[PDB]
Method: electron microscopy, resolution 2.5 angstroms. The entry became public in 2020. Solved structure of RNA (23S ribosomal RNA, nucleotides 518 to 1249) from Acinetobacter baumannii ATCC 19606 = CIP 70.34 = JCM 6841, 644 nucleotides shown. It comes from the structure "Acinetobacter baumannii ribosome-tigecycline complex - 50S subunit". The sample was in a buffer at pH 7.5. Rfam match: Bacterial large subunit ribosomal RNA. Gene Ontology terms of the family: structural constituent of ribosome and ribosome. The entry has 28 different proteins, among them 50S ribosomal protein L20, 50S ribosomal protein L24 and 50S ribosomal protein L16. Lineage of the source: Bacteria > Moraxellales > Acinetobacter > Acinetobacter calcoaceticus/baumannii complex > Acinetobacter baumannii.

Context: one part of a larger RNA, bound to proteins that are not shown
RNA sequence: ACAAGCAGUGGGAGCACCUUUGUGGUGUGACUGCGUACCUUUUGUAUAAUGGGUCAGCGACUUAUAUUCAGUAGCGAGGUUAACCGUAUAGGGGAGCCGUAGAGAAAUCGAGUCUUAAUAGGGCGUUUAGUUGCUGGGUAUAGACCCGAAACCAGGCGAUCUAUCCAUGAGCAGGUUGAAGGUUGGGUAACACUAACUGGAGGACCGAACCCACUGUCGUUGAAAAGCCAGGGGAUGACUUGUGGAUAGGGGUGAAAGGCUAAUCAAGCCUGGUGAUAGCUGGUUCUCCCCGAAAGCUAUUUAGGUAGCGCCUCGGACGAAUACCAUAGGGGGUAGAGCACUGUUUCGGCU
RNA sequence: AACCGAUGCAAACUCCGAAUACCUAUGAGUACUAUCCGGGAGACAGACUGCGGGUGCUAACGUCCGUAGUCAAGAGGAAAACAAUCCAGACCGCCAGCUAAGGCCCCAAAAUCAUAGUUAAGUGGGAAACGAUGUGGGAAGGCA
RNA sequence: AGUCGGCCUGCGCGGAAGAUGUAACGGGGCUAAAACUAUGUGCCGAAGCUGCGGAUGUAUACUUUGUAUACGUGGUAGGGGAGCGUUCUGUAAGCCGAUGAAGGUGUGUUGAGAAGCAUGCUGGAGGUAUCAGAAGUGCGAAUGCUGAC
Numbered sequence: 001a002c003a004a005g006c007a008g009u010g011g012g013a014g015c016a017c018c019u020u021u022g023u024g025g026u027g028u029g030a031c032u033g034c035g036u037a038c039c040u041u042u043u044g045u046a047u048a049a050u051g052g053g054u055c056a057g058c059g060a061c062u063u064a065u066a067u068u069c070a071g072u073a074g075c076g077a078g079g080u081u082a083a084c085c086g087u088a089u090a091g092g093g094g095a096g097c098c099g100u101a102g103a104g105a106a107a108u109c110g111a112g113u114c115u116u117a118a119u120a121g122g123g124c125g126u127u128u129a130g131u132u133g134c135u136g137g138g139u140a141u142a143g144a145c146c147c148g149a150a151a152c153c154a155g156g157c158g159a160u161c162u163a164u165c166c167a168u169g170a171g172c173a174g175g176u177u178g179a180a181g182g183u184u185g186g187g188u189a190a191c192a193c194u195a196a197c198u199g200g201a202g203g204a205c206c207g208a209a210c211c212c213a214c215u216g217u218c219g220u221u222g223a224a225a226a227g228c229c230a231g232g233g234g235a236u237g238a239c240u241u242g243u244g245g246a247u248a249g250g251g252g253u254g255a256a257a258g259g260c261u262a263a264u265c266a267a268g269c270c271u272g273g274u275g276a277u278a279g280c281u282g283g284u285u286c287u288c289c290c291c292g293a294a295a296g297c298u299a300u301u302u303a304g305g306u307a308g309c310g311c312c313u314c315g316g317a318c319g320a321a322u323a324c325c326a327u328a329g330g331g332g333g334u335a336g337a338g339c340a341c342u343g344u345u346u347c348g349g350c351u
Numbered sequence: 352a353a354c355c356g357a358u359g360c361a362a363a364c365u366c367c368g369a370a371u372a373c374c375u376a377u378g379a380g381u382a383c384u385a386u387c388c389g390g391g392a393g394a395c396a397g398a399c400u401g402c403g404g405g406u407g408c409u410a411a412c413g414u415c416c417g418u419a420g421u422c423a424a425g426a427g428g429a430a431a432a433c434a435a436u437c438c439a440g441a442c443c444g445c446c447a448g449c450u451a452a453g454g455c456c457c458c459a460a461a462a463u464c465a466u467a468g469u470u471a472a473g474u475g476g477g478a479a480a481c482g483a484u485g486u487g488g489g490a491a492g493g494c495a
Numbered sequence: 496a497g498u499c500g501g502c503c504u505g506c507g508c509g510g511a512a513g514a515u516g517u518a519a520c521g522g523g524g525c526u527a528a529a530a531c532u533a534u535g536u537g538c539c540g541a542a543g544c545u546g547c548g549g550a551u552g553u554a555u556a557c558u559u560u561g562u563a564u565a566c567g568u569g570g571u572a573g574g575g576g577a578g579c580g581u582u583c584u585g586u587a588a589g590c591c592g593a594u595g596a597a598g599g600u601g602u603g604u605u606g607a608g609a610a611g612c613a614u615g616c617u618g619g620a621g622g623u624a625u626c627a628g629a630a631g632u633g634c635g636a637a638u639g640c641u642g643a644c
Base pairs, nucleotide, nucleotide: 008034009033010032011031014028015027016026017025018024019022038051040049053644054643055642056641057640058639063142064141065140066139067138068137069136070135071134072133073132074131075130078098079097080096084092085091102109103108112124113123114122115121145283146282148280152273153272154271155270156269157268163247164246165245166244167243168242169241170240171239172237174206175205176204177202181198182197183196184195185194186193210234211233212232214231215230216229218227249265251261252260253259286578287577288576289575290574291573296309297308298307299306300305311393312391313390314389315388316387317386322382323381324380325378326377327376328375329374330373336367337365338364342361343360344359346357347356348355349354397422398421399420400419401418402417403416404415405414406413427438428437429436442549443548444547445546447545448544449543453539454538455537456523457522458521462536463529464535465534466533467532468531469530481509482508485506486505487504488503489502492499493498494497550568551567552566553565554564555563556562579633581630582629583628584627585626589623590622591621598617599616600615601614602613603612604611605610
Other pairs, nucleotide, nucleotide, family: 012029cWS012030tHS013029tHS037052cWW038636tWS039050cWW042044tHS043434tWS059634tWS059637tHS060283tWS060634tWH061284cHS062144tWS076129tSS077099tWS079131tSS081095tWH083093tHS086090tHS101110tSS103113tSS103123tSS104106tHS104107tHS111125tWS116118tHS142144tHS147281cWW149277tWH150276tWH158249tWH158262tHS159162tWS159247tWH159252cWS163253tSS172208cWS173207tHS178200tSS178201tHS179200tHS180199tHS187192tHS188190tHS209235tHS213214cHS217228cWW219224tWS222224tHS223227cWS248251cSS248261tWS249268tHS250267tHS254257tWS287608cSS292572tHS293571tWH294394tSS294424tHH295423tWS297395cHS307395tWH313574tSS318385tWW319320cHS320322tWS321384cWH322384cWS331372cWW332371cWW333334cHS333368tWS334369tWH335368tHS338340cWS339341cHS339361tWH341364cWS350353tWW365366cHS393572cSS398435tHS407410tHS407411tHS422434cSS425440tSS425441tHS426440tHS426542tWS427541cSS428452tSS438451cSS450541tWH451540tHS452540tHS454461tWS460539cSS470472cHS470528tWW471526tWS472526tWW473474cHS473475tWS474528tWH475525cWH476524tWW479511tHH480510tHS483507cWW490501cWW491500cWW495496tWS516517cHS516518cHS520523tWH524529tHS528530cHS557561cWW570571cHS578609tSS580632cWS586625cWW587624tHH592620tWS593620tWS595618tWS595619tWS595620tHS596619tHS596621tSS597618tHS
C1' cells in the first nucleotide's frame, strides 16, 4: 500500500512517551490552503541556458613605493628631517622638501604682470593655513583580485619508433614456363634461314613461410590506445630482415601523403624567460542600517572596449535662489483646414 | 492653349491655424528644493504597453525614432496559468477592521439579491465580404 | 379584414476545414441565467488604508543624549555608515583549569543579525577577560585542488 509534481510552509486530527493536574513538553503528521531549486548571464530563466555527485580541508582585491582627497593628532606662518652617527625606538644630523605670490614663452618685473602705440580695454592674479605623522578612499609603477590560452624566444634531450642512408650478416617450401646462347641436321657461293636437341633468362607465372593491408562481418567502457576471423596482394627483388652506425627542430628524412622524426608534428620534447599577454569566459567567502542608477549623447581601427558630459552616492558651502499652480507677457506653423503659391486632378464654357 | 465657373488632393504645397509643449515675470500654499566646490562610482546589449511617426505587407513577441508608464532593480491582489497589462509601492508582529482592481451558483471568500428589458445562438465562450419573412424597437409611406 | 415593401437601429443566424485528447467559458455546470443591457441596495476582496504592539533613519525641540513631534524605512550595479566572529602581539610572572582546558556531541536560553551565554555527556591539557594592535580573518558554486565516500 485509492494516491499525482522543487518535498516546504500556514493550519490541523490522531497516536506514543514524559511529566502534570498544563491553555505543558518531546517525537510523528491523517487531512487541508499556498507553493515550478540555487548560482551565473541576461531585455527576459522552473527553464529543456551555465555550474555543482556528496562531505571535510585548502581556494581569489595583496605588498612596496610615490601621489591626491578625507578623518585624526602634534606644531603652527611655519611644518618636518633624509642618508647617516648613535648601547641605538632616545639623542644628534637642516642637506633637502612643502607652505608663505603672481604675471609672462622668456629676459624681466612683482600685488601686480602680460598684450598693446595706449597709462585704454581685456587675460591671469591680488583677504584665503599650512605641514609632518597615523588610519582610510582613489590613482600610478610593479604579476597588482584569482584561475585559464593558442603562441614567441633561449639553452639543452632525443633516429632502442619511424624516414632515408652506411657497414656487416641472414632469409626466401614446393611446383611452372621456357629468352639469349649452344650442338648437330638441312640450306646459303658464304651468310642469312630452318628443324631437333640442349640450355636456364625473367623488377616472369601459381603457391607456403615472410612482408603487406583490398573487402566484409565483429569488436568500439575492446582480448587490442588500430586487433581477430574469413577472404585479398607481393612473394629472386626498385625484396624482406638482424646487429652496429650516420643525418636533430625552420632542422633532418621523404618513389611527396605536409608524411615521419619515441602512442606527440603546418615546426618535436624538456627546462628556463614565465606568474607571457587575454578590451574574453568563469569565480570572488560574515552581519545590519541609509540612499540608489543606466542601458543615453559626443568621439573612438569604434561598435560586446573606453573617455568627457547626462543619470547615483558621500562631504562641504550657501538656504528658497528651485518646483508645482494661478495670472500676465511671448514666438511658433504641427493637428485640422484650405487651394492664395508650387504640383497634381475631374467636368463644362471659351480660342 | 491661356482664361472663367464648378470640383478633389499633398512629408519634402500654404491665404490660414489650434490644443499642448516651451521661455520669462509676479504671487499663495505646500515640499531639504535649486545651485556651487570636492571624494567614490556604476552605466554606455535594454524590453514591453499606450500615444505620434519612418520602414515593412497601414505583417511580425520585426525594426528605427519621439513621448509617458511599467519591468529592468518591485513583492502583494486581479487577468486560469501569464517580467513589461489593471489595482497597489512589502520596516517587523497580530486568529482586528475599511476598501482598490476585480468579483458574489459550486470548485473558491462574498447576492441562486432587486427592478425593467433582450437573446434561444450555449450566442455569451474566436473571424470577413456577402446572404436571409430570425427576433425586439423607431420614424415614415402606399392600398383598404 | 388589415395588408404591402422601404429605411434606421438592439440582439442573434449562415459564411466557419487539421493534424496526441473534449481542447476557442480555467472546470463543473448555466437559458424568466450562472448571458447581455440599464439601474440600485449590500457584501467579498491586497503586504493599499486604519487599529494595537515593537524597532529604526533624518530633522526639529528639549534633558543636555533622554523623551516627544513630524516625515520616512522595496531594491540590482554602485556609493555611504555601524558591527560580529577567527589566528596572532601587549595588558598577562595576571585570571580560569585534573574538583577537568581546547576540541566533539546534545539541551536550555539571550540578542535585530553576524553571534553570545549556561549546562549534561565525551575528552584529557591547556585556555584567556578587558582595551589596544597586526591580519594567511569568514566559501556553495571557479567543467576549482587533495582525501574520503